[PDB]
Method: X-ray crystallography, resolution 1.01 angstroms. The entry became public in 2024. An RNA structure (Chains: A,B), in which 24 nucleotides are resolved. Crystals were grown from: 10 % v/v MPD, 40 mM sodium cacodylate, 12 mM spermine and 80 mM potassium chloride. Primary citation: Nievergelt et al., Chemmedchem (2024), "RNA oligomers at atomic resolution containing 1-methylpseudouridine, an essential building block of mRNA vaccines". The PDB entry is titled "RNA structure with 1-methylpseudouridine, P1 space group".
RNA sequence: CGCGAAUUAGCG
RNA sequence: CGCGAAUUAGCG
Numbered sequence: 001c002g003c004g005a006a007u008u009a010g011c012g
Numbered sequence: 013c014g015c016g017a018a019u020u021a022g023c024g
Base pairs, nucleotide, nucleotide: 001024002023003022005020006019007018008017010015011014012013
Other pairs, nucleotide, nucleotide, family: 004021cWW009016cWW
């Protein structure tokens, strides 16, 4: 850096 | 549920 998972607030 | 952000661990 990429991808999925999850947490938080934001936005749709 | 979706999106970008940050965070936790994973994989590439």